Entry title: Crystal Structure of Lysine Riboswitch Bound to Lysine. The RNA (Lysine Riboswitch RNA) has 161 modelled nucleotides. Bound small molecules: lysine (LYS). It was solved by X-ray diffraction to 2.8 A. Rfam match: Lysine riboswitch aptamer. About the family: Riboswitches are metabolite binding domains within certain messenger RNAs that serve as precision sensors for their corresponding targets. Allosteric rearrangement of mRNA structure is mediated by ligand binding, and this results in modulation of gene expression. This family includes riboswitches that sense lysine in a number of genes involved in lysine metabolism, including lysC. On the sample the depositors note: sequence occurs naturally in Thermotoga Maritima. Keywords: RNA-ligand complex, riboswitch, RNA. Crystals were grown from: 2 M Li2SO4, 5 mM MgCl2, pH 7.0, VAPOR DIFFUSION, HANGING DROP, temperature 303K.
RNA sequence: GGACGGAGGCGCGCCCGAGAUGAGUAGGCUGUCCCAUCAGGGGAGGAAUCGGGGACGGCUGAAAGGCGAGGGCGCCGAAGCGAGCAGAGUUCCUCCCGCUCUGCUUGGCUGGGGGUGAGGGGAAUACCCUUACCACUGUCGCGAAAGCGGAGAGCCGUCCA
Ligand code: LYS
Numbered sequence: 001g002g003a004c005g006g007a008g009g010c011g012c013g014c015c016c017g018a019g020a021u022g023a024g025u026a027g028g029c030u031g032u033c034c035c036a037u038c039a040g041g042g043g044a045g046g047a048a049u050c051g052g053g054g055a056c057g058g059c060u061g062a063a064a065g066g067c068g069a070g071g072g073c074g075c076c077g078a079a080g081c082g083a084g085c086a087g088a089g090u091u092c093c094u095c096c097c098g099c100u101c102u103g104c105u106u107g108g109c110u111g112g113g114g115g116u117g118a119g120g121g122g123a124a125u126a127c128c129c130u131u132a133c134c135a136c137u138g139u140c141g142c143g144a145a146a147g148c149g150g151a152g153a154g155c156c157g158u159c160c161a
Stems, first nucleotide, its partner, number of pairs: 001160006009076001011075006019067001027060009038051001041097006079110003082106009111137002114134008139150004
C1' cells in the first nucleotide's frame, strides 16, 4: 500500500411523536383617520395615483420553519459547514445580488463535546450555524518528569503481498 474489523463520549445522525411556543401574532371584516409620491432584504429599472403605504378602536383570526417528553433505528467523517451548478420561493412587474428550500458535486474546512466572547439564522434568554479564545477529553509522537507537539487524509487490531 490493499482487505476486514475496533475505540473516544452530555459522541453523531435518522424515524414515530403527544405537546409547548408561534399568538390573540400575521391576515380578514368594519369604523374613524394619517403620509404626500412614497411598495420588497440591498441595488437598478417600470406600471399604478379610482395607485401605493400607514395609524387608532371593534369584531374575527391562521400556518410554517424552528422546539419537543417518551419510544425506536443507523452509526464513529459519525456528522456539520463551505464552494459550484440546477430548479423553486422571497415586491404589484422585470433584472442583478442576498436570504430560504431541494438535488447533484467537491477529503475546501472541522478529532470530540463543553464554557465564554463576536457574528449569522430565528418571534424567541428556546434552539441552530460559523468563528476566536479558554480548559477538558480521546489519540499518536517527544520527554527523566512536569509537561510539550501533531491531527481523524489520524489512531488501535487481524489478515494479504
Ligand atoms: N473524535 C470523535 C470523538 O471522540 C469521533 C469522530 C468520529 C468521526 N470522524 O467522539